Entry title: Structure of the human tRNA splicing endonuclease defines substrate recognition. The RNA (pre-tRNA Arg TCT 3-2) with a sequence from Homo sapiens has 77 modelled nucleotides. It holds a match to the Rfam family "tRNA". The family has 954 seed sequences and 5,335,975 matches in Rfam 15.1. Rfam classes the family as a transfer RNA. About the family: Transfer RNA (tRNA) molecules are approximately 80 nucleotides in length. Their secondary structure includes four short double-helical elements and three loops (D, anti-codon, and T loops). Further hydrogen bonds mediate the characteristic L-shaped molecular structure. tRNAs have two regions of fundamental functional importance: the anti-codon, which is responsible for specific mRNA codon recognition, and the 3' end, to which the tRNAs corresponding amino acid is attached (by aminoacyl-tRNA synthetases). tRNAs cope with the degeneracy of the genetic code in two manners: having more than one tRNA (with a specific anti-codon) for a particular amino acid; and 'wobble' base-pairing, i.e. permitting non-standard base-pairing at the 3rd anti-codon position. Protein in the same entry: tRNA-splicing endonuclease subunit Sen34, tRNA-splicing endonuclease subunit Sen2, tRNA-splicing endonuclease subunit Sen54 and tRNA-splicing endonuclease subunit Sen15. The reconstruction used 282,863 particles. It was solved by electron microscopy to 3.09 angstroms. The 2023 paper behind the entry is "Structural basis of substrate recognition by human tRNA splicing endonuclease TSEN".
Context: bound to proteins that are not shown
RNA sequence: GGCUCUGUGGCGCAAUGGAUAGCGCAUUGGACUUCU
RNA sequence: AGAGAAAUUCAAAGGUUGUGGGUUCGAGUCCCACCAGAGUC
Numbered sequence: 001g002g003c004u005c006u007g008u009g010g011c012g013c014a015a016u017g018g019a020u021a022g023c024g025c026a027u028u029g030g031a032c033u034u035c036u
Numbered sequence: 037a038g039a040g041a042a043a044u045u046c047a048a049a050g051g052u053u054g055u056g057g058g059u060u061c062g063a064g065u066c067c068c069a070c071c072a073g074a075g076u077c
Base pairs, nucleotide, nucleotide: 001077002076003075004074005073006072007071010025011024012023013022027048028047029046030045031044032040033039034038054070055069056068057067058066
């Protein structure tokens, strides 16, 4: 001084097909089992 | 109170798709500039 790769909810990632953005783990709210 | 690992199991959220331009019947999906950071000669 060049060359290659990367940028998406709190985190890791899909959306290949031109869509309008959603799966998992966390967080929240329920239903059961059990303990002192 | 607390704990729950085929004694465990359901439901819901939500977000300048990095920042500006053009093409797009149409942009996370194509071209340029800018910002950031990981290798290599």
Keywords: RNP, endonuclease, tRNA, splicing, RNA BINDING PROTEIN.